[PDB]
Description: Shown are 85 nucleotides from a PDB entry: RNA (Thermus thermophilus tRNA(Tyr)(GUA) (86-MER)) from Thermus thermophilus HB27. Crystals were grown from: do not know Cryo: 22% PEG 400. Protein in the same entry: Tyrosine--tRNA ligase. NCBI's taxonomy places the organism under Bacteria, Thermotogati, Thermaceae, Thermus, Thermus thermophilus. The entry also models sulfate and magnesium ions. The depositors describe the entry as "Structure at 1.9 A resolution of Thermus thermophilus tyrosyl-tRNA synthetase bound to wild-type modified tRNA(Tyr), tyrosine and AMP". The work is reported in "Class I tyrosyl-tRNA synthetase has a class II mode of cognate tRNA recognition" (Yaremchuk et al., EMBO J, 2002). An Rfam search finds the family "tRNA" in it. Rfam 15.1 lists 5,335,975 matches to the family in 14,413 species. The family is grouped with related families in Rfam's "tRNA clan".
RNA sequence: GGGCAGGUGCCCGAGUGGCCAAAGGGGACGGUCUGUAAAACCGUUGGCGUAUGCCUUCGCUGGUUCGAAUCCAGCCCUGCCCACC
Numbered sequence: 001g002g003g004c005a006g007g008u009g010c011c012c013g014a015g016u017g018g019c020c021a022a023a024g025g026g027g028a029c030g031g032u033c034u035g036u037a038a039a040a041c042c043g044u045u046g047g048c049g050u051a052u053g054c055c056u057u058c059g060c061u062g063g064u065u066c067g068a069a070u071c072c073a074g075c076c077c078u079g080c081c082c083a084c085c
Base pairs, nucleotide, nucleotide: 001082002081003080004079005078006077007076010026011025012024018066027045028044029043030042031041032040046055047054048053059075060074061073062072063071
Other pairs, nucleotide, nucleotide, family: 008014tWH008022tWS013023tHS014022tWS015020tWS015058tWW017065tWS017067cWS020058tWS020069tWW021056tWW033039tWS034035tSS064068tWH065067tHS
C1' cells in the first nucleotide's frame, strides 16, 4: 500500500430500516429476608419540573429515507487475509 469484517449501553455482546435507550449473559444499583453478608426472589440500570411531550444516544464527519444503531460515502482505529517472501 490492497481487500474483507468490525468499533453499540458499566463489561462482553445481539441488532439484521420503524417494534430501540437497544436481545441475551455478566456486573452494578434498590428492596424483601437478615447478619448493613451470601443465596433465592422482585425491580432498576440516558437526561429533562407537568411527560400523548422535549433534548441527546451506537468510532468521527456527512448523505439517502417520513424515519438510520441498521443502508451509502469519506475519514480514524482494530482483527483476519493480501503485498513483502